[PDB]
RNA sequence: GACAGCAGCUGUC
RNA sequence: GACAGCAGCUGUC
Numbered sequence: 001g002a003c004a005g006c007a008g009c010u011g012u013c
Numbered sequence: 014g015a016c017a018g019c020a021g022c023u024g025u026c
Stems, first nucleotide, its partner, number of pairs: 001026006008019006
């Protein structure tokens, strides 16, 4: 530099 | 079902 996972919070259609 | 806003942690190359 790139890609894939794991517990949240606030909005729009 | 899709999209926008806000502090993490883990794995692969």